The depositors describe the entry as "Cryo-EM structure of a Chaetomium thermophilum pre-60S ribosomal subunit - State Puf6". The RNA from Chaetomium thermophilum has 763 modelled nucleotides. The source organism's lineage runs through Eukaryota, Dikarya, Sordariomycetes, Thermochaetoides and Thermochaetoides thermophila. The sample was in a buffer at pH 7.4. It was solved by cryo-electron microscopy to 2.7 A. Keywords: Ribosome, Ribosome biogenesis, pre-60S ribosome. It holds a match to the Rfam family "Eukaryotic large subunit ribosomal RNA". Its family is annotated with ribosome and structural constituent of ribosome in the Gene Ontology. The entry has 61 different proteins, among them Ribosome biogenesis protein C8F11.04, 60S ribosomal protein l7-like protein and Nucleolar protein 16.
Context: one part of a larger RNA, bound to proteins that are not shown
C1' cells in the first nucleotide's frame, strides 16, 4: 500500500494475507475507547 | 543496554634480585703516655665473731658420713610420721653480714703541676 | 716567656657496618 | 655467612646430672 | 657483570583495545546440607 | 576397588 | 523504587456455606483431613513504637493470572 | 495494566 | 541523561562547547 | 477520525395479517437469627443440640407508585424587596428577584412487592459377588448420596427455522391440456417397510439360516396394424373408509389398455458409429370452464412508546374524532368592591364639652374555605353548546 471477526499452530517468544477448525447472509441509524 | 569477563600503556600498593676482596666514612671494647698528695668505695690476706625461716613437718632443715646407741645418768635415740633430704654422737668445708690489723689491688671526688694542650720570641 | 690542665687529643689490637671508593671473576 | 633434609651416634662449646640445645664433617636445596 | 636498574601481581586509579544487544520458555511447588553405618544392584 | 536410594546416628 | 485505586472474567492452592472420614468428639465448641469455585469475602485507623498492624463487624473477612 | 502519593 | 574541550590531578574545578529525548 | 469488536435501534426479498413452536445462546439466588423440638437428649456440675413444622432479617436480582420523604417552569396560588406602567385594580424587569405551601410526573432497601423442582453424579457409606475354596462396595450386576452437573422454571428468538388461520383487487386464483429453443451439484427398471437376538433366529410347525451373485418386474415400428386366444396385469375416475413424526394407502364399481400360446401384413435409404433430445420437479407462456372484488404504507392523530426510525392506538355514522364549557377530584389559601365608629392615629366648626360635631384614617371584622388555577401524560358528560367524516397518493401475489 490494500484490507479487516475469533481460537490453535506457524523454531528466529513476530503477524494481517499461510494451515485447520470455529463459522459465515444485503443495506443501514446512534452510544464507547477494547484493538489498528 | 549499563553491567560484567579478558588484555594492553602509565600510575600506586606490595615481593624479590640488585656478586666477591680490601677500604674512606662512621661505631663498640681493651691497653699506652701518666705524676703527686688527700677523702670515700669495691674486690683480694689473715685472725676472729655472729648466721640459715618458700611448703609440710610440734619446730629457723646449711650441706656432705659413718651412725643404733649416747648419757654431768634423764633426757634423749632408733622406731613411728612429714618431708627432695630427718632430727641424738662427732668429722669436713661453704657460702653470707659484721670487728680488728701484722697487708694488696682497682674504681669516684677534690688538690697541684711534671704528662700534654695553646700563643709569641731577636 | 704566660695560660688551661693528668681531662682532652693521640696511638695500638681486637670487633660490627659499610646503596660510598679501588680491584677481580 | 647463615637456614633446611638424611646419616655415623665423628668433634667442640653452653646446659643439667643421670640429658639436651648451637655449632664442625659428607651431599641436595636459597639467598 | 651486579646500585645501573630488573622481574613480578585474577589488587587500585586513569586511558585504551577484544568477545558480547541482555535472560528465561514442558521453566516453578512440602520436606537443610556435610560425614559414617546399612544397602538390591552395577561391576569384580 | 568404585557409584550406590530409604532409614539412623553427629553438627545446627 | 514502593504503596493506594479500580472494574469484567479465569484458575483453586477452599477462609466461609453443603455433603463425608477420622481424633476422650459426653453436650457445646472444635481440631485434621476428603468432593467440591454454586454462593459470598466489611467497616475503620493508618493521629505514640517497631520484626508496620491495631479496633472492631461479620458465616467469612483465602490466595492468585489476565501484568 | 493504567492513575496516584512516597521516595 | 552523555560527548568533547580547558586548568589540575596524592583531587576535582567550570554559567567553556555540542547532543539523542517521534 | 474512519474500520472492527461489544451494546441497543431499523430494516430489502417471502401478498399482508393474527395466533403460535423452540433449534441454538443466557440463566439466580445468598447467609443469618428468633419460635417450638427444650432447660429435652447429653453431663457430677457448670453447662447444653439437631431432624420436622413456623416467622423475619443480610447480601443479590427483578419490578412498581397506594402510602412516607426528597425534587417545581404547573412559574399554581400566596407573601415581600428594588425600580416601572401618574395613584387604585391589574401588572412589566431584576437571563426563574427572594420565601412558603405545592399537584402531576420521577424517583428512594429514605418507600413498597416477588424470586420456582426433577433426572444425573463427586468424596463416601452399602447389596449380591468372582478374582483367590477364607475375603472383598467391583471385575460382571447394583443401592443411597454435595450449595455439584444437566434441564425445567425465567430472558432472547434463528432477521436465508417451522406450523396453523383470515382475508388476498388486478395480474390470473382453481381445474383440463398446449407447448416452452425456461431452470435444476446430475432419471434411464433410479422397484423391494416387519419387529428383534448375534454365546441365536425364521417357519406354513414340514422344516429353514455363510452367501440381496435374492425377489419383483423384464419380448412386440422408442414397440404399429389385423387377428387367434386369454380372465392376467396395469391405469382414471368415482363411493366408503383409513392415513398427522414434516399427513397416504385399501375395498369396491365404471370405463381404457393389455403375447399366458400362435399367426399374417409393415420394418430397408439414420446409407459401417455419433446423447437411443424420451423422467420427476419447478417456473412460464395460451386456449376454454369455474371463483373472487382485498390490502399494506404515506397522511393526520394516540403516549401505555420514542435520539430518529419502530412501537401501542384512533380515523368510513360511530359507547366516533376535536374544540369549548358544565361537575367532580385536588393545589393555593380569604380575591376585587362594599360596609360596620370596631379601630390606634391626624386635622377643622362654633364654645366650653358633665357624651359636643365634621372630615381623613393604618389596621380589624361581614359579605368570603372565597377567589385563582386545574391535564398540558387527572375523571364524567343524554340530545351542555360548536365543528369534522365513506378522503387523497404510492406500492403490492
Nucleotide at each position: 500500500a490494500c484490507a479487516g471477526c475469533c481460537a490453535a499452530g506457524g523454531g528466529a517468544a513476530c503477524g494481517g494475507g499461510c494451515u485447520u477448525g470455529g463459522c459465515a447472509a444485503a443495506a443501514u441509524c446512534a452510544g464507547c475507547g477494547g484493538g489498528g | 543496554a549499563a553491567g560484567a569477563c579478558c588484555c594492553u600503556g602509565u600510575u600506586g600498593a606490595g615481593c624479590u634480585u640488585g656478586a666477591c676482596u680490601c677500604u674512606a666514612g662512621u661505631u663498640u671494647g681493651a691497653c699506652a703516655u701518666u705524676g703527686u698528695g688527700a677523702a670515700a668505695a669495691g674486690a683480694c690476706a689473715u685472725a676472729g665473731g655472729a648466721g640459715g625461716u618458700g611448703u609440710a613437718g610440734a619446730a629457723u632443715a646449711g650441706g656432705u658420713g659413718g651412725g643404733a646407741g649416747c648419757u654431768u645418768c634423764g633426757g634423749c635415740g632408733c622406731c613411728a610420721g612429714u618431708g627432695a633430704a630427718a632430727u641424738a654422737c662427732c668429722a669436713c668445708u661453704a657460702c653470707u653480714c659484721c670487728u680488728a690489723u701484722u697487708g694488696u689491688u682497682u674504681u669516684u671526688u677534690u688538690a697541684c703541676u711534671u704528662a700534654u694542650u695553646c700563643a709569641a720570641u731577636g | 716567656u704566660g695560660a688551661a690542665g693528668a681531662c682532652a687529643u693521640u696511638g695500638u689490637c681486637a670487633g660490627g657496618u659499610g646503596g660510598g671508593g679501588a680491584g677481580u671473576u | 655467612c647463615c637456614u633446611u633434609u638424611a646419616g655415623u651416634c665423628c668433634c667442640u662449646c653452653g646446659a643439667a646430672a643421670u640429658u639436651u640445645g648451637a655449632g664442625g664433617c659428607u651431599a641436595g636445596a636459597g639467598g | 657483570a651486579g646500585a645501573a636498574a630488573a622481574g613480578u601481581u585474577a589488587c587500585c586509579a586513569c586511558a585504551g583495545g577484544g568477545a558480547u544487544a541482555a535472560c528465561u520458555g514442558g521453566c516453578u511447588u512440602g520436606u537443610g546440607g556435610c560425614g559414617g553405618c546399612c544397602a538390591a544392584g552395577c561391576g569384580u | 576397588a568404585g557409584c550406590g536410594a530409604c532409614g539412623u546416628c553427629g553438627c545446627u | 523504587u514502593c504503596g493506594g485505586c479500580u472494574c469484567u472474567u479465569c484458575c483453586u492452592a477452599u477462609c466461609a456455606u453443603a455433603c463425608c472420614g477420622a481424633a476422650g468428639c459426653a453436650g457445646a465448641a472444635u481440631u485434621c483431613g476428603g468432593u467440591a469455585a454454586g454462593c459470598g469475602u466489611u467497616g475503620g485507623a493508618u493521629u505514640g513504637u517497631u520484626c508496620a498492624c491495631c479496633c472492631a463487624c461479620u458465616a467469612a473477612u483465602a490466595g492468585g493470572g489476565a501484568a | 495494566a493504567g492513575c496516584u502519593g512516597g521516595g | 541523561g552523555a560527548c568533547c574541550g580547558u586548568c589540575g590531578u596524592g583531587a576535582g574545578a567550570c554559567a567553556g562547547g555540542u547532543u539523542a529525548g517521534u | 477520525c474512519c474500520c472492527u469488536a461489544c451494546u441497543g435501534a431499523u430494516g430489502a426479498a417471502c401478498u399482508c395479517g393474527u395466533c403460535g413452536c423452540a433449534a441454538u445462546g443466557g440463566u439466580a439466588a445468598u447467609u443469618c437469627a428468633g419460635c417450638u423440638u427444650a432447660g429435652u437428649a447429653c453431663g457430677a456440675g457448670a453447662g447444653g443440640a439437631a431432624c420436622c413444622g413456623c416467622u423475619g432479617a443480610u447480601u443479590c436480582a427483578g419490578a412498581u407508585a397506594a402510602u412516607u420523604g426528597g425534587u417545581u417552569u404547573u412559574u399554581g396560588c400566596g407573601g415581600u424587596u428594588g425600580u416601572c406602567c401618574g395613584a387604585c385594580c391589574g401588572g412589566g424587569c431584576a437571563g426563574u428577584g427572594c420565601c412558603g405551601c405545592g399537584a402531576a410526573g420521577c424517583u428512594a432497601c429514605c418507600a413498597u412487592c416477588u424470586g420456582c423442582u426433577g433426572g444425573a453424579u463427586a468424596a463416601u457409606g452399602g447389596c449380591u459377588g468372582a478374582a483367590c475354596g477364607c475375603c472383598u462396595c467391583u471385575a460382571a450386576g447394583u443401592c443411597a448420596g454435595a450449595a455439584u452437573c444437566c434441564a425445567u422454571g425465567c430472558c432472547a428468538g434463528a432477521a436465508c427455522g417451522c406450523g396453523a388461520c383470515g382475508a388476498u383487487a388486478c395480474u390470473a386464483c382453481c381445474c383440463g391440456c398446449a407447448c416452452g429453443u425456461u431452470g435444476u451439484a446430475g432419471a434411464c427398471g433410479u422397484a423391494u417397510a416387519a419387529g428383534a437376538a448375534u454365546a441365536g433366529g425364521c417357519u406354513c410347525c414340514g422344516g429353514c439360516c455363510u452367501c440381496g451373485u435374492a425377489u419383483c418386474c423384464u419380448a412386440g415400428c422408442a414397440g404399429g396394424c389385423g387377428a387367434u386366444u386369454c380372465c392376467u396385469c396395469c391405469g382414471c375416475c368415482g363411493g366408503c373408509c383409513u392415513c398427522g413424526a414434516a399427513g397416504u394407502g385399501g375395498c369396491c364399481g365404471u370405463c381404457g389398455g393389455u403375447a399366458a400360446u400362435u399367426c399374417g401384413c409393415g420394418u430397408a435409404u439414420u446409407g459401417c458409429a455419433a446423447u437411443u433430445u424420451a423422467g420427476a420437479c419447478a417456473c412460464g407462456c395460451g386456449c376454454g370452464g369455474g371463483a373472487u372484488c382485498a390490502a399494506a404504507u404515506c397522511c393526520u392523530u394516540u403516549g401505555c412508546a420514542g435520539a430518529c426510525g419502530a412501537c401501542u392506538u384512533a380515523g368510513a355514522u360511530g359507547u366516533g374524532c376535536g374544540a369549548a364549557a358544565g361537575g367532580g377530584u385536588c393545589c393555593u389559601g380569604u380575591a376585587a368592591g362594599c360596609a360596620g365608629u370596631a379601630g390606634a392615629g391626624u386635622a377643622g366648626c362654633c364654645u366650653u364639652g358633665u357624651u359636643g360635631u365634621u372630615a381623613c384614617g393604618a389596621u380589624c371584622u361581614g359579605c368570603u374555605g372565597a377567589g385563582g388555577g386545574u391535564a398540558a401524560g387527572c375523571c364524567c358528560u343524554c340530545c351542555u353548546u360548536c365543528g369534522c367524516c365513506u378522503a387523497g397518493a404510492u406500492u403490492u401475489c